Solved structure of RNA (RNA, nucleic acid scaffold) with a sequence from Homo sapiens, together with DNA, 46 nucleotides shown. The depositors describe the entry as "Cryo-EM structure of Human RNA polymerase II Elongation Complex in an Intermediate Translocation State". The entry also models zinc and magnesium ions. The structure was determined by cryo-EM at 2.6 angstrom resolution and released in 2025. Keywords: translocation, Human RNA polymerase II, TRANSCRIPTION, TRANSFERASE-DNA-RNA complex. The reconstruction used 174,428 particles. Primary citation: Florez Ariza et al., Nat.Struct.Mol.Biol. (2025), "Structural insights into transcriptional regulation by the helicase RECQL5".
[PDB]
Context: bound to proteins that are not shown
RNA sequence: AAGACCAGGC
DNA sequence: TCAAGTACTTACGCCTGGTCAT
DNA sequence: TGAAAGTACTTGAG
Numbered sequence: 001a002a003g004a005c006c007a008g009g010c
Numbered sequence: 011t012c013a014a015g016t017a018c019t020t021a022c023g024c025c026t027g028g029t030c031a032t
Numbered sequence: 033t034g035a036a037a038g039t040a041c042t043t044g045a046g
Stems, first nucleotide, its partner, number of pairs: 001032001003030008011045010
Other pairs, nucleotide, nucleotide, family: 002031cWW
C1' cells in the first nucleotide's frame, strides 16, 4: 500500500 | 492486383487467504 | 515441449 505470485472456493 | 509472407494481438466470471519483496 | 485465428502491413509478381 498495492503490486507480484501461490494456493484454494463455486 | 495479389497474395503470400510476417508481424502482432488476444481468451475466465465472481470470491478467499497467504507469503514476499519493493 | 505443447495456440490458434484473424488482420494489417509488406513484399515481390504480375